RNA sequence: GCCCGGAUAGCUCAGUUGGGAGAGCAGGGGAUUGAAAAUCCCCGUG
RNA sequence: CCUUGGUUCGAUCCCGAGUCCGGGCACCA
Numbered sequence: 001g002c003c004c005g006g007a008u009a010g011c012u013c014a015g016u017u018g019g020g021a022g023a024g025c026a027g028g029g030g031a032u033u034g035a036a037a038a039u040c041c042c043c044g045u046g
Numbered sequence: 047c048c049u050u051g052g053u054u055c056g057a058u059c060c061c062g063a064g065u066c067c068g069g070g071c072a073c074c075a
Base pairs, nucleotide, nucleotide: 001071002070003069004068005067006066007065010025011024012023013022019055027043028042029041030040031039048064049063050062051061052060
């Protein structure tokens, strides 16, 4: 110098022949049990 | 939706630059 790929929420990652930004785990709240765990739901967050 | 502009009615998505991280090549003031 050339070619190719990557930069997405607090963290880790989806998503793209532009008709939109999501998932998980933090975190908070609720449900569930006689009770503790385990499990279930919801909310932030670009 | 890395930053900055354009294209389009509309852009994480397309293009033009920049920053940064990579992979593979090149590189005899």

Released in 2021, the model rests on electron microscopy data to a resolution of 2.54 angstrom. The RNA (tRNA) from Escherichia coli K-12 has 75 modelled nucleotides. The sample was in a buffer at pH 7.5. An Rfam search finds the family "tRNA" in it. Clan: tRNA clan. Rfam's curators write: Transfer RNA (tRNA) molecules are approximately 80 nucleotides in length. Their secondary structure includes four short double-helical elements and three loops (D, anti-codon, and T loops). Further hydrogen bonds mediate the characteristic L-shaped molecular structure. tRNAs have two regions of fundamental functional importance: the anti-codon, which is responsible for specific mRNA codon recognition, and the 3' end, to which the tRNAs corresponding amino acid is attached (by aminoacyl-tRNA synthetases). tRNAs cope with the degeneracy of the genetic code in two manners: having more than one tRNA (with a specific anti-codon) for a particular amino acid; and 'wobble' base-pairing, i.e. permitting non-standard base-pairing at the 3rd anti-codon position. By type it is a transfer RNA.